[PDB]
Context: bound to proteins that are not shown
RNA sequence: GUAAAUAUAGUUUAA
RNA sequence: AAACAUCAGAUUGUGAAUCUGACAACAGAGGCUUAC
RNA sequence: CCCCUUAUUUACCGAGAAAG
RNA sequence: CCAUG
RNA sequence: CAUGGCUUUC
Numbered sequence: 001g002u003a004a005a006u007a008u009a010g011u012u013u014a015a
Numbered sequence: 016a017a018a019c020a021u022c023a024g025a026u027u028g029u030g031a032a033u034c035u036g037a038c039a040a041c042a043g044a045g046g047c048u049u050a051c
Numbered sequence: 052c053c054c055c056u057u058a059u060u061u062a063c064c065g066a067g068a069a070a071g
Numbered sequence: 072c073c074a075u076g
Numbered sequence: 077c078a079u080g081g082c083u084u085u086c
Stems, first nucleotide, its partner, number of pairs: 001063007010019004021037005042056002045053002067086010
């Protein structure tokens, strides 16, 4: 480099 | 969306375990139908 | 709802049949 | 077409 | 009947 997924600006689970 | 946190002020009679404020962006930028 | 740009993790490019 | 079972 | 090697076709 090409496809997948993922991205909580204090932290965590939710949503 | 909450909990724990963060900054400023409070000489607090032992619940200050508070009160008054500050901050509050789910990686960054672009539309497009109400909402998709 | 999607389209795009970066960031993290994972796997990474060429031979089907028919007859002798 | 060649060799094996 | 199945396998390996080769030859011509798409």
Method: electron microscopy, resolution 2.79 angstroms. The entry became public in 2024. This is an experimental structure of RNA (Mitochondrial Precursor tRNA-His(0,Ser)) from Homo sapiens, with 86 nucleotides shown. An Rfam search finds the family "tRNA" in it. Rfam's curators write: Transfer RNA (tRNA) molecules are approximately 80 nucleotides in length. Their secondary structure includes four short double-helical elements and three loops (D, anti-codon, and T loops). Further hydrogen bonds mediate the characteristic L-shaped molecular structure. tRNAs have two regions of fundamental functional importance: the anti-codon, which is responsible for specific mRNA codon recognition, and the 3' end, to which the tRNAs corresponding amino acid is attached (by aminoacyl-tRNA synthetases). tRNAs cope with the degeneracy of the genetic code in two manners: having more than one tRNA (with a specific anti-codon) for a particular amino acid; and 'wobble' base-pairing, i.e. permitting non-standard base-pairing at the 3rd anti-codon position. For this family Rfam cites "The tertiary structure of tRNA and the development of the genetic code" (Hou, Trends Biochem Sci, 1993). Rfam classes the family as a transfer RNA. Its Rfam clan is "tRNA clan". It was solved together with 3-hydroxyacyl-CoA dehydrogenase type-2, Zinc phosphodiesterase ELAC protein 2 and tRNA methyltransferase 10 homolog C. Primary citation: Meynier et al., Nat Commun (2024), "Structural basis for human mitochondrial tRNA maturation". The depositors describe the entry as "Structure of human mitochondrial RNase Z in complex with mitochondrial pre-tRNA-His(0,Ser)". The entry is indexed under RNA maturation, RNA modification, mitochondrial tRNA, RNA methyltransferase, MRPP1, MRPP2, MRPP3, RNA binding protein, m6A, RNA binding, RNA recognition. Lineage of the source: Eukaryota > Opisthokonta > Deuterostomia > Homininae > Homo.